Method: electron microscopy, resolution 2.72 A. The entry became public in 2023. An RNA, together with DNA: 108 nucleotides with solved positions. Ions in the entry include zinc and magnesium. Among the 15 different proteins in the entry, which are not shown, are DNA-directed RNA polymerase subunit, DNA-directed RNA polymerase subunit beta and General transcription factor IIF subunit 1.

Context: bound to proteins that are not shown
RNA sequence: UCAACUUCAUG
DNA sequence: TCCGTAGGCACGTCTGCTCGGCTCGAAGTCCATGAAGTTGATGAAGAAGAACTC
DNA sequence: GAGTTCTTCTTCAT
DNA sequence: ACTTCGAGCCGAGCAGACGTGCCTACGGA
Numbered sequence: 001u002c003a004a005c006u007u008c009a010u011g
Numbered sequence: 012t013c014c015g016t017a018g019g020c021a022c023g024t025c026t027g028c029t030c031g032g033c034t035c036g037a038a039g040t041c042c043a044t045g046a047a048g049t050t051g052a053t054g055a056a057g058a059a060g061a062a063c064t065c
Numbered sequence: 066g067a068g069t070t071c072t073t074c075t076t077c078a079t
Numbered sequence: 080a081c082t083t084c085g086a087g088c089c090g091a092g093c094a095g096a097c098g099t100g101c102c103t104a105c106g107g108a
Stems, first nucleotide, its partner, number of pairs: 003050009012108003016104015033087003038082002052079011065066001
C1' cells in the first nucleotide's frame, strides 16, 4: 500500500 | 368369330422422409497456504524555444 | 531585431 | 488428454406411392 502474470515452496 | 381397343392391375422407378452412422467444434480437468520477481512502451507529430543571422 | 531554421521535448497512438 | 456429450452433414437406404406395360374383357362389325 494497486492490479495482472510467472515461478518456486508448504500440506 | 375375329380382331381391336380400352381399361385394370403387377412391376418398376423415383422420391420422400427417416433413420442411422462419422465427424466436429465446446467444456472440464483437488483444497488451502506462503514467498519473490517482472511488466504494465515505445513511435510520430506538433509546438515551442533558442540562436545566429542576416 | 526579427525572421527563419533546427533541435528537442512532450503528448497522442498502435 | 480424455471423454464424454450435442449438432449436423451426407448418405444412403429402404419403403412407399405412383406411373406404365401387358393381359383380359366386353363389345362390335